[PDB]
Context: one part of a larger RNA, bound to proteins that are not shown
RNA sequence: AUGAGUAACGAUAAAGAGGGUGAGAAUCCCUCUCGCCGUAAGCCCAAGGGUUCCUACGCAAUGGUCGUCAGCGUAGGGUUAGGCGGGACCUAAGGUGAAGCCGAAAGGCGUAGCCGAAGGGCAGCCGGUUAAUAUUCCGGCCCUUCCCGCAGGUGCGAUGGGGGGACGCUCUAGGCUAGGGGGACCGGAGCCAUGGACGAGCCCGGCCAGAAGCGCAGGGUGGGAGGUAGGCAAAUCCGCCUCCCAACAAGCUCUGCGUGGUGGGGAAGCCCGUACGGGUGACAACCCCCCGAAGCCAGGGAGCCAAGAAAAGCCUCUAAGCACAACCUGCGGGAACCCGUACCGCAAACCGACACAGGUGGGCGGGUGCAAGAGCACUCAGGCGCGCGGGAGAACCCUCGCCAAGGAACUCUGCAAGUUGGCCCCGUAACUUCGGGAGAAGGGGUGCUCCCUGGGGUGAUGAGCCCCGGGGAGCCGCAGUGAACAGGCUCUGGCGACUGUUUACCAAAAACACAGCUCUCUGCGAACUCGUAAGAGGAGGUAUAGGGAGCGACGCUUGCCCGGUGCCGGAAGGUCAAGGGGAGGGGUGCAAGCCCCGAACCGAAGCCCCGGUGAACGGCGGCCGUAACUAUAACGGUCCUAAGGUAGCGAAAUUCCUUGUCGGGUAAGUUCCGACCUGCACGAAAAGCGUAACGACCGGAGCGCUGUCUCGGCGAGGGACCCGGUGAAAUU
Numbered sequence: 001a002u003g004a005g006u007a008a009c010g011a012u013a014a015a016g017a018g019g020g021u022g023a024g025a026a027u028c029c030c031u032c033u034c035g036c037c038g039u040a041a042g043c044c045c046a047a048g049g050g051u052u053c054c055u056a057c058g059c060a061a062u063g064g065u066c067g068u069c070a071g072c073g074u075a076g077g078g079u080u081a082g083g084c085g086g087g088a089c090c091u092a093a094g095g096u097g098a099a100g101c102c103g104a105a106a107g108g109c110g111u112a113g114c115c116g117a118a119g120g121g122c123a124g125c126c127g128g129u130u131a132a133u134a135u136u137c138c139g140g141c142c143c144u145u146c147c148c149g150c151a152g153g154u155g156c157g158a159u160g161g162g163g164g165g166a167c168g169c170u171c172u173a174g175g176c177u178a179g180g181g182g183g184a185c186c187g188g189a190g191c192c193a194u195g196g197a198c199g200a201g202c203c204c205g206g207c208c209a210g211a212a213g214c215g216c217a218g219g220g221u222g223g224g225a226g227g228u229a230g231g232c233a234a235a236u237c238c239g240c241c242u243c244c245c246a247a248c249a250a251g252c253u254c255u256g257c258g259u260g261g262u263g264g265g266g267a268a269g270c271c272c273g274u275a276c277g278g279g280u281g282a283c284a285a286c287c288c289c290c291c292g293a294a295g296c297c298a299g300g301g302a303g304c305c306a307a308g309a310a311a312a313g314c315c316u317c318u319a320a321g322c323a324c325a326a327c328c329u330g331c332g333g334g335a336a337c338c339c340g341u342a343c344c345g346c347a348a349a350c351c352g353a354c355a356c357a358g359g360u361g362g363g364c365g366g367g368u369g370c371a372a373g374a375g376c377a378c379u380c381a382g383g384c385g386c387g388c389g390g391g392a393g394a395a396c397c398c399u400c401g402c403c404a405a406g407g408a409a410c411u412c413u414g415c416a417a418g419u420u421g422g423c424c425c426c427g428u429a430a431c432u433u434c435g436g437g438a439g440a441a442g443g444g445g446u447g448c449u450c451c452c453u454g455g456g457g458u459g460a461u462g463a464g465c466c467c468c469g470g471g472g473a474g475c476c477g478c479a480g481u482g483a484a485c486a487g488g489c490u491c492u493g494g495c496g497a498c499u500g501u502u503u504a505c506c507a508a509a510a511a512c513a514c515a516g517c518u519c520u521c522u523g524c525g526a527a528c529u530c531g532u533a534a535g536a537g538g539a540g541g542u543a544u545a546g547g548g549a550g551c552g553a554c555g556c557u558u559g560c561c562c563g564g565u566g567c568c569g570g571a572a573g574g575u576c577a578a579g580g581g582g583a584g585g586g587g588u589g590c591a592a593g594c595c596c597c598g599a600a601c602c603g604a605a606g607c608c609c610c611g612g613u614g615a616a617c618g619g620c621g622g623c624c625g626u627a628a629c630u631a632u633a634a635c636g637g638u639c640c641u642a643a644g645g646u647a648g649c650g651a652a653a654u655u656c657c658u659u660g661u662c663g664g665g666u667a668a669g670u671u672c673c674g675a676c677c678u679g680c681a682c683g684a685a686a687a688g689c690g691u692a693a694c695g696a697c698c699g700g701a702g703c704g705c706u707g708u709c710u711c712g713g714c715g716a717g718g719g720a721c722c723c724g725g726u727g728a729a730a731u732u
Stems, first nucleotide, its partner, number of pairs: 001732001008726002015033006034385004042364004048344002052342001053077006062070002082143002084340004089120002094115003100109003124141005144336011155322002160317004168304005174297003179291005185206004190202002192199001207264003213259009222245003228239001230238002265286001269280004305308001350359002366379005388724004396719008405710002409708001414705001422446005431436001433553001447475012476480001488703007495695002500512002516551007528537003554690004559620003564617002566613005573608003579602002584597005621639005648682001649679001660676005
Other pairs, nucleotide, nucleotide, family: 002731cWW003730tHS004729tHH005006cHS005727tHS006728tWH007727tHS010354tWW012717cWS013384tWS014034tWS014385cSS021025tWH022024tHS022068cWS025068tWS026388tWS027065tWW027066tWS027387tSS036041tWS038380tHS038381tHS040042cHS040365tWS040381tWH046345tHS047345tHS047347tWW051078tWW051079tWW054131cSS059070tWH061072cWS066387tWS071348tSS077132tWS078342cSS081341tWH082123tSS090311cSS091117tWH091310cSS093116tHS097112tHS098111tWW099110tHS102533cSS103106tHS103532cWS108534tSS117119tHS119309cWS120311tWS120312tWS129134tWH130132tHS156326tSS157320tHS158160tHS158318tWH160233cWS161235tHS164313tHS165312tHS166311tHH167310tWH173298cWW177293tWH178292tHS187284cSS188267tHS188268tWS189269tSS193197tWH194195cHS205284tWS205285tSS210261tHS212260tHS218297tSS218298tWS225242cWW226241cWW226242cWW227240cWW227241cWW234318cSS249250tHS249251tHS266285tHS268281tHS294374tWH305307tHS323325cWS343349tWS344349cSS346361tHH347350tWH347360tWH352356tWS371422tHS375485cSS376484cSS395720tHS404711cWW407706tHS407708tHS408414tHS408415cWH408416cWW408706tWH410708cSS420487tHS421486cSS427441tHS428440tHS429438tWH430437tHS432435tWS433435cHS433691cHS436692tSS447482cWS477479tHS481486tWH497692tWS497693tWS498514tHS502509tWH503507tHS503508tWH510653tWS515552tHS517615tWS523542tSS524542tWS524543tHH526539tHH527538tHS527546tWS531533tHS531534tHS551685cSS553691tHS557684tWS558685cWH561642cSS562616tWH572609tWS576605tWS581600tHS582599tHS583598tHS589592tHS619643tWS626633tWS626634tHS627632tWH633634cHS633635tHS640644tWW641643tHS645646cWS645683tWS647683tHS647688tWS650677tWS651658cWH652654tHS655657cHS666668tHS669671tWS672699tSS684687cSS707710cWH707711cWS
């Protein structure tokens, strides 16, 4: 290049007009109308990202179209801390690692120590300000540590001793706070339309922070004396014992909340011009009642078993040492460093090649109604209409709504869809492990109005407000959980006991796991596992423990075979390697010698051999005949085996012949249920037969209801089609 001006332009939450800007406007700015999120599609943190932040200028490209716009191009500006987070604090797993251990080299381990955090510790609250930062600047009120000094107090003093820090799950009291509703009360611009209303009208608001002191509510804690051999030194501390006083929070101490000098905020509406904000309302008011936390007092209480970090800060104790030191308390003056701080943050700025319908942890998350609720509908604040549009009204597709008569006749199958559906009440079977089965099934009620009336909370017993109701008489519609969220039911088999687990991305299951049963190994430096080793897990456990294996709740059970294989036992015997042993032989030397073969016999494990062993691997018969109709064979003969399959079950998740035969269900049943047994080819821990409950397992049947179907029809919206903009692909 072709497909081709074709498919697409990324959620069906949705748009419309006016004005403005401009070379150019459906796409940028502004106003008005409409729609959508609101346990969000709003707000605030933590990750990650790293200028995306604010402003000016700008549109080639990026933007699925356009572009005056932008998270884009250029430039300039913007991130302020003793109290927020992290570091000049602590330790956790783990990491690293003086000592020490191991390893051909590389390197592996490892007590102390060190590193290591979203855990422990630790001093800032409210408001104002910027185009853009703020617990950081500012204003107000409040606080921490370090250094020095003054005073007052005491034996001061640590890496050491002790205390404390310090801890689970479920349930939960009291009193508060956050948060919220109401008010006939307080403050406030305005408003009377359209038939009525000047009204105890409509609309809007009625707070926030705050030391000491003071209240309210809670947390923590006994005091004194004597003895002391324990807490690897020493303690006056802690532990233990005795005695004596409190037994209560009395007191002391700490925290929460209220109050508090003062400080600060402060609606609607209207007026301003925005691109956002600013004026006025204003000397704003700033108060009562109610609901009320899962948050605070906090180390609160009760119950339970599976029994629930560490270390520093802190306090106490003493040791050296020093005690003209030092530390403790109060006051005053000084000192107080490094890093982060913009912006996105359920997302067009993070992980997904994309402005991707996916994925991403913590906190806030208002109102009304609905039994409750973070559910559902609508809605506040706030934020959005999803970065192509305009038309048209075919087939066909998707997502929806309705359908006469019939009602599963659809089909592998009621797949799918429909029915059912919340709350109260009545009512509810077989069976059962007595819990269940149960929401069994099946029914009735459900709105609004007036009247009477019970109980509770908060208040004074009271009114008001709030909360559970009860009785009665009536009103309206087709219909009262009138919208939204909200089981179809039953009968009967198979498998698995059960809740759980799994093939990330075609299998969720009768597969795995599971409590539980059995076998077997393992005496503790245990077996076993990882490692060459050191070392480590096992286990800081010890046979009521640990490893391995099978079986798999529970019930009734689990037969026979030890010939072969495994494992266990067996001091004999057979065989057996190196080694011992050397009878005898060989090579070379003149010889002493040197050198080489080599029988007997003595020599392990293993194997042979002898036994045992079945919840060890495993196995568990053939032919022939026989009873006074027939048939069948309780009985018999014979052959073989280690022994010839017991109970139970059986055409089965197993049955070939096979749609076995009979019975049940149906008008009709290759499937389903019951039964027979001819079990090709069930059968007892690769368990046998059952079992209530349980199952998004698999099968069969019925009722209900249906567009599944007879058999289709109409309608809705998103596409398809036409127009403008942008414009792919496999293939060839």